[PDB]
């Protein structure tokens, strides 16, 4: 570079 | 709604 989705905010 | 670790591919 491209594909992504723990956590936060809402 | 919004911000997007990590992971995977290159």
């Nucleotide at each position: 570079g491209g594909u992504g989705g723990a956590g936060g905010c809402u | 709604g919004c911000c997007g670790a990590a992971a995977c591919c290159a």